[PDB]
This record gives sequence, structure tokens and C1' cells, in this order.
RNA sequence: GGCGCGAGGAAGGAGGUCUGAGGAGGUCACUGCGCC
Repeated sequence: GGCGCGAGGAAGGAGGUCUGAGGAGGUCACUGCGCC
């Protein structure tokens, strides 16, 4: 790096995304361990 798990705000975090994106909706957190 990538994935897995953990952590984690939200009306909802089982998807992408972490002021970005599907973003003329909520939210703005968490950020550590592991494997290859």
C1' cells in the first nucleotide's frame, strides 16, 4: 500500500465517502491491532 478486525459522529453506518462524495439529507467522528 491493500485487505481484515477494531474504533467511530449521524435519523443510518450492513454501500461509497471523512468537508469529501450520489452530496440543493443526517454527520464531521474514529485513526489502533493484525495479515500479506

This is an experimental structure of RNA, with 36 nucleotides shown. The entry is indexed under aptamer, fluorogenic RNA, RNA. The depositors describe the entry as "Crystal structure of the Corn RNA aptamer in complex with DFHO, site-specific 5-iodo-U". Method: X-ray crystallography, resolution 2.35 angstroms. The entry became public in 2017. Primary citation: Warner et al., Nat. Chem. Biol. (2017), "A homodimer interface without base pairs in an RNA mimic of red fluorescent protein".